[PDB]
Context: bound to proteins that are not shown
RNA sequence: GCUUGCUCGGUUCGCCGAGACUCCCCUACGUGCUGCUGA
DNA sequence: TCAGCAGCACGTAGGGGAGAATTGGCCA
DNA sequence: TGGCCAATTC
Numbered sequence: 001g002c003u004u005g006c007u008c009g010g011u012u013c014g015c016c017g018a019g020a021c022u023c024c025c026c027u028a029c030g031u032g033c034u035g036c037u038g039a
Numbered sequence: 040t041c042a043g044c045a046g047c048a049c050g051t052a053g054g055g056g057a058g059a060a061t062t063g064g065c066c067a
Numbered sequence: 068t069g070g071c072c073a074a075t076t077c
Base pairs, nucleotide, nucleotide: 006019007018008017010015022057023056024055025054026053027052028051030049031048036043037042060075061074062073063072064071066069067068
C1' cells in the first nucleotide's frame, strides 16, 4: 500500500463484507478403489 | 508383497505454448 | 547524423 475482470455473501438498494490469482491450446481414454487368482 | 482381472467412481494423463538484446539497411 | 523498424541470433 489496490479503478477494470472473476467467485461467494450482507443490504435501508445508496455500496460493502469476505475470497482466488499459473494460465492457455490440443489429443486421447484413462486414473481408480477394491473382490478374486498366480509367486 | 506386489502382478493381472471383474463391478464401481470421477476427471486423469500428457504432448505443445506463454523473449529480447543486438544489428543492418536505411533514408532524410 | 540519427533515426526507425525489420532481421538476425542466442
Method: cryo-EM, resolution 2.83 angstrom. The entry became public in 2025. An RNA from unclassified sequences, together with DNA: 77 nucleotides with solved positions. The entry also contains Cas12-1, not shown here. The depositors describe the entry as "Cryo-EM structure of Cas12-1 with 20 nt complementary heteroduplex". The reconstruction used 152,151 particles.